[PDB]
Context: one part of a larger RNA, bound to proteins that are not shown
RNA sequence: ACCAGGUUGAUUCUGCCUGACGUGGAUGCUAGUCUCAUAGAUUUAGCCAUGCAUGUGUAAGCGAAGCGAUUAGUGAAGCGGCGGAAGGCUCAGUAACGGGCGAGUAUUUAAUCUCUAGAACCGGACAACCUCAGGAAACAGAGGGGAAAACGGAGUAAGAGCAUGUG
RNA sequence: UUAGCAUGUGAUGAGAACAACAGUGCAGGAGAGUAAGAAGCCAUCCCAUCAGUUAGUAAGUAGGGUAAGGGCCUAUUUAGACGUAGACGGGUACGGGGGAUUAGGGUUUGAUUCCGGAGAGGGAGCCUGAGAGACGGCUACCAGGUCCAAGGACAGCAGCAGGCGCGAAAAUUACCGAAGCCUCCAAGAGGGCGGUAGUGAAGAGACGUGAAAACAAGUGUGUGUAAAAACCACAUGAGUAACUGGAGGUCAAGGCUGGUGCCAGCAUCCGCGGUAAUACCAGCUCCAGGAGUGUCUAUGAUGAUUGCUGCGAUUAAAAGGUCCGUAGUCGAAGAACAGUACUUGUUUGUAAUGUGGCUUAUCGAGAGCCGAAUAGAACGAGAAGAGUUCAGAGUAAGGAGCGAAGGAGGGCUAGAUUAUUGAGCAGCGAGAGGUGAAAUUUGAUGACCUGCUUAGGAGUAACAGAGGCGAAAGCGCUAGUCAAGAACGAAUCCGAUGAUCAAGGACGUAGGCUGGAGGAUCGAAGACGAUUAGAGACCGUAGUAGUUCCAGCAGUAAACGAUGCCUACGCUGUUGUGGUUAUGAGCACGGCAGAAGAGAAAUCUAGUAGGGCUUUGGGGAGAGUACGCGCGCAAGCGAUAAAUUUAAAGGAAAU
Numbered sequence: 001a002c003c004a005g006g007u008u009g010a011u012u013c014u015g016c017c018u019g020a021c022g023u024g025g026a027u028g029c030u031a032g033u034c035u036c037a038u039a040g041a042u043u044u045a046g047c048c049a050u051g052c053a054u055g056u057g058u059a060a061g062c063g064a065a066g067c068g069a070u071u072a073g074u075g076a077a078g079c080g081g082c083g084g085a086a087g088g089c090u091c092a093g094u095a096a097c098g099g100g101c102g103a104g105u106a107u108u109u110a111a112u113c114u115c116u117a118g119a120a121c122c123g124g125a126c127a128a129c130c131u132c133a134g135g136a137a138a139c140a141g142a143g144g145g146g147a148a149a150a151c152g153g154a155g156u157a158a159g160a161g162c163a164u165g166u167g
Numbered sequence: 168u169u170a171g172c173a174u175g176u177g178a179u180g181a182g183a184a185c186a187a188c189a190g191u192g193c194a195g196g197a198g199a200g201u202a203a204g205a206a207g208c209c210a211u212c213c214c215a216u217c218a219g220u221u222a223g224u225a226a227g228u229a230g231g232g233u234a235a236g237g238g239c240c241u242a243u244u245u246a247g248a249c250g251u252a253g254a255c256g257g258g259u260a261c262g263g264g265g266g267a268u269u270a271g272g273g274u275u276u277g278a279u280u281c282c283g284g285a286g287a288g289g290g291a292g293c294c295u296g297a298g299a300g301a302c303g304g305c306u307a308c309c310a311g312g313u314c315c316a317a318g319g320a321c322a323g324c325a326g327c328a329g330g331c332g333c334g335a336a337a338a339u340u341a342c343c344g345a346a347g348c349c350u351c352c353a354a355g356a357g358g359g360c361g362g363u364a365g366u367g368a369a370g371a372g373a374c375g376u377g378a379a380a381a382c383a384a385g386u387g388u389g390u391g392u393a394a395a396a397a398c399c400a401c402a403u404g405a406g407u408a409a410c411u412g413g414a415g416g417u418c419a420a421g422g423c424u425g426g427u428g429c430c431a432g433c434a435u436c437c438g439c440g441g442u443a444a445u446a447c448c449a450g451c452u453c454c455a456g457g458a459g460u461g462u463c464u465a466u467g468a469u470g471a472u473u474g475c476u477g478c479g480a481u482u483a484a485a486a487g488g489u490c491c492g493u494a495g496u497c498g499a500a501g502a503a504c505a506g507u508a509c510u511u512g513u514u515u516g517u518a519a520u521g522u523g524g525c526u527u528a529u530c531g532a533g534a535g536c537c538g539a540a541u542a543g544a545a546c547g548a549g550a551a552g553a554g555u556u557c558a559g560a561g562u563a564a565g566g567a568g569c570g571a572a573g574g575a576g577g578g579c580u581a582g583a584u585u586a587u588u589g590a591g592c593a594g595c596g597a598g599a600g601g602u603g604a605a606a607u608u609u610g611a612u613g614a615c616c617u618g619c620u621u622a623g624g625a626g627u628a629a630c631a632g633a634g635g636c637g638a639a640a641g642c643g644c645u646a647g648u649c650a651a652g653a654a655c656g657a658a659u660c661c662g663a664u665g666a667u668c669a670a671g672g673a674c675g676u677a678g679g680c681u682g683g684a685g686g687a688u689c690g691a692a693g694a695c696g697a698u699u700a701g702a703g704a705c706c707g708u709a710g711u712a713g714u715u716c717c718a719g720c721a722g723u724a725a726a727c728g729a730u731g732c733c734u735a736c737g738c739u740g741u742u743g744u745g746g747u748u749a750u751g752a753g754c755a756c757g758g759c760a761g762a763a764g765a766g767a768a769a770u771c772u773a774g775u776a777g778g779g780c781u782u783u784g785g786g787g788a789g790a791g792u793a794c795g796c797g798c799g800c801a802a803g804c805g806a807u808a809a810a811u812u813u814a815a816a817g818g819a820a821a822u
Base pairs, nucleotide, nucleotide: 003019004018005017006016009822011820012819013818021467022466023465024464025463026462027461028460029459032374033373034372035371036370038367039366040333046331047330048329050328051327052326055082056081061079062078066074067073080352089286090285091284099209100208101207105204107203108202112199113198114197115196116195118193121153122152123151129144130143131142132141134139158179161176162175164173165172166171185190212258213257214256219249220248221247224246225245226244228242229241230240231239261283262282263281265276266275267274268273288309289308291306292305293304312321313320314319339364341363342362343361347360348358349357350356351355385403386402387401388400389399410456411455412454413453414452415437416436421451423450424449425448426447432439433438478784479783480782481769482768486781488674489673490672491671495667496666497665501557502556503555504554509549510548511547512546513545514544515543522538523537524536525535526534527533564664565661566660567659569656570655577649578648579647580646581645582644583627588622589621590620591619592618593617594616598609599608635642636641679720680719681718682717683716684715689713694708695707696706731780732779733778735775736774738761739760740759741758742757743756744755745754747752764771765770786813787812788811796805797804798803
C1' cells in the first nucleotide's frame, strides 16, 4: 500500500472529465480567553517630504584663547591617534571559480601572541589664536606668531637585487 | 636541497616616549594567528524549426606587468583547440544547507534566521589606506529632481519608521543607562545592529460558553520589567458568553408548508423548473465541523493516464513499403591471470532543520542537554560477476569451400500455335449492331456471313492448385547463353570475424513527368443518343492523352496475414513441396483440424518469460493544417505547432 458518479434499450471493455484529501498565496461571513512563530518577495532593482541609523579622552602625545597667580596654575580651540572596508537591506546581473569535497602556494596581511629587541642632530610650515575683512547663501581671503609621538633634511645602524664558493 | 655562512659589489635608508597609583605605549627581525588573491577534482536548466564554432583563438621562445603563476599583455615562429556522448548560438536562472507531499520507487519547490556571491538611479574612472575600483567618499556624462538675490549651490530610503504609485496582494513618522554583541584616546561615551511592546483570523498549542447543589471574562493590592503592560498570588464583586456551509445521487441529514409556472433562478458532474418542484424563493425541523467555517488560484497526491520498479501497438490511439549501414546500446564453451571500477572494514565528513532519547516551565506545543547519521574524500581487504590473455579446443554462432540435384528468381540472343483489328480480291443480294426494353449509328460507293492473300502491335487460355520461386514491389510459350543466391548430404578450412540500428546510401505495382521509337486492343477528357422533375452520371454509339519499348526523374497505396528483427521453451492428428535414408525416420519451407492456456469478447502470428536492439501511441475536434527548412522540371513529398472548442467519440466486441 483504499475508491465513487457520468457514453447504451441493456452488457462487457478502452478512455478521459468530475468528486473525496494535504500544502503556498488571495478573499466572503462570523469571532470569548491565554501562549509560541511571522509580515511590500511575486507587479515597478518604480519615485521619494520629515526625523534618526558613526563616532571616540586618560594618572600617563601637543596644548591656543579666557580666568587667575610672591615668577603658580587652570581649561581646553584646533592638531595628532584609532575607527568609519564590519553589521543592516535586496536578488537586478551572472550557466560562471556561481556550488560541494580535498589541499596549503607562485602570494600579500594594521591589530594580537611567543622569543628577541633600540646610545641620533637640525629646520620650516599647517589648523587654532590675534588684526583687519569678502559672499544671497553654501563657502572663502590678506598679514603675523606658534607646537608635537605631525612633517622634511643630516649622520648612522640596517639593507633589496646581482655574481661565485659552500651548505 | 634550503635556511644559514663566507667573499666581491651596491640602489635605498630610518627610530616614542611618557606617567608614577604604580602602569601605559612605540621602532626593527623570525615563527605563529586571522583575512584575502590565484589555483586541483567533481556535479550543474530548456530549444536541433540552432551543425559547425574559434584566430589571443591552441601551443612554443623571449621580454614587460603584478603582492604573485598564467595570452594577463606584446614581438617573431608552429597550426592548433572544441563538437551528434550536443560544440556554438538563443531563452531562463542568486547557489547550497534545507521545505512540501510521500508504504516503497518518486514528483515538485528553495526571495526568506546558517554559509558563500553580487549590487547601491544607469554606465565608466579614482585618491587615501594593512585592506575599497567604497557610494550615509570624490570626478564626468545620460535620465530625472531641489534652492536662489540668477551670478551660483546642493542632492541619491534594494538602513529604521513614514508617504505616493502599481496591483488580487503585506504593520507604528512608538519605548530602550536592561538582555546579546560590535566601536574608541575610555572604572566612561556611541549603536533604528539588536531587544520591548503596538497592529493583522496567513501558521501551530492548550481551554470558556454551565452543574445538579453552586459556573470564564471584571476589579484592587503585590509581583513582574530598563520602565512597563500581560502572566502568576491573595482579596473583592457577579451570573454574561455561536456561527458558517448544507438536507435528489456521489455524500451525513425532510417527498413537510406556502409562493413561482422551461419564467425567475439552481447546479464542480449527472441533472432540476412547461400550475401535483424532497433540487428555485422563503418559513419550520434535522445533519456536519465548530472559534471557526465557505470560495478562487497555483502545486503534490488520485494515476500502473508517463510506466526503473510497473502501461500499451490483430480489430479501441499506436510495428517504419524492403534492404544495406556508421555513431550508439548489446555479445559462446574450456583452461588460466590481474586488481581501477564492484562490495566492505577503519578513519574523516552535518550548526540549525530532521531522527532516536532524557530533563524542567500547572498541562501541551516550547526550552535545555545527549546519541547516531547522507552525499563526498584517505588508507586497507575479498575476488563470484564484469574485464584481459592462451590454444594437443573446435556452437542446433558466422563466413569460405566440396558433391549430387531442384524452382513462373533475374539479364540477353533466336524462334512459335491461335486470337482482335486494317486493307486487297472472290461469292451472295438485305439487313447488321446494341439492350431490361430501345434510340444514336452503319448498309445497293454491296454491309453481315463464308473463302483465299497479306500488314502490324499487344498477349501467353484450358493444364493451374489454400502448388512453387523472390528482400519486398513482383514472376506463367520453346530453345541456347551469362553471373550470383537458398536448401540438403558429409570425419573440408579459418576462428569470434557477430545482433540491432539515428546520420548516410540502393530498390519500390499503378497513375504522372522529360526526351527518343512506335501505335493492334482498351479507353480519362471532350461530343452525342436514351432515362428522368433535373441528369451534368449509371446504359449505348463514338473518340483523344495514356496503355508497349529504350534512357532517366519521382517516392505514394487497405505497399495488410491491418501482427518489427534476431534468439528460446513448448500437445496431438492429418495433408503437401525438395533433398537424404538402418525404410523405422529425419532436415528446410508450408496448409489444415482439435486440445490446453490466454483474452473485454470476436478469436489465436495473441501460450510461457525483468533475453537483447530499433520504431511508435497517450479523450474527441482544429490537424497531418500554419510558419520556417530540405529535396523535386513540375505534380508535390518528407518532417511538424498554437489560438480556439467540447462530455463524450457513426471508439471496440458482443446481446
Solved structure of RNA (RNA SSU, nucleotides 1 to 825) from Spraguea lophii 42_110, 822 nucleotides shown. Ions in the entry include potassium, magnesium and zinc. The reconstruction used 285,940 particles. Keywords: Microsporidia, RIBOSOME. The PDB entry is titled "Spraguea lophii ribosome". The organism belongs to Spraguea lophii, within Eukaryota. Method: electron microscopy, resolution 2.79 A. The entry became public in 2022. An Rfam search finds the family "Microsporidia small subunit ribosomal RNA" in it. Rfam links the family to the GO terms ribosome and structural constituent of ribosome. Rfam 15.1 lists 1,035 matches to the family in 436 species.